An RNA with a sequence from Escherichia coli, together with DNA: 90 nucleotides with solved positions. Primary citation: Zuber et al., Nat Commun (2024), "Concerted transformation of a hyper-paused transcription complex and its reinforcing protein". The sample was in a buffer at pH 7.5. It was solved by cryo-EM to 3 angstrom.

Context: bound to proteins that are not shown
RNA sequence: UGGCGGUAGCGUGC
DNA sequence: CCACCACGCGGGCGGTAGCGTGCTTTTTTCGATCTTCC
DNA sequence: GGAAGATCGAAAAAAGCACGCTACCGCCCGCGTGGTGG
Numbered sequence: 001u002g003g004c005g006g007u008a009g010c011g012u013g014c
Numbered sequence: 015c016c017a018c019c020a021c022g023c024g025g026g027c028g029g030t031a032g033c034g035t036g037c038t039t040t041t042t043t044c045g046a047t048c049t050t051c052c
Numbered sequence: 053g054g055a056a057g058a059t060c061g062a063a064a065a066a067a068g069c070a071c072g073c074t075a076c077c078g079c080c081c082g083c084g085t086g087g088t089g090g
Base pairs, nucleotide, nucleotide: 002080003079004078005077006076007075008074009073010072011071012070015090016089017088018087019086020085021084022083023082024081026033027032037068038067039066040065041064042063043062044061045060046059047058048057049056050055051054052053
Other pairs, nucleotide, nucleotide, family: 028031tHS
């Protein structure tokens, strides 16, 4: 210390 | 006379117009035929 | 022989798009109008 939008990432048949 | 700070009231944005543009499924409506009659 | 029900496809509108978690960034009107100071 409250939330929205964007971005990226994690675990998800080996 | 000019620039920074506070305060209240509308609303697409900005411009002497146009902006969009790689989904699928279901539901609703409408022009256009049609078709079927009374 | 014109009007009402059928329908028929084509177009338009609405609703949906897994579950947890982590981190960062940006924002949380805003613009005219009056007040006041240099």
The entry also models zinc and magnesium ions. The entry is indexed under transcription complex, pausing, backtracking, RfaH, TRANSCRIPTION. Entry title: backtracked E. coli transcription complex paused at ops site and bound to RfaH.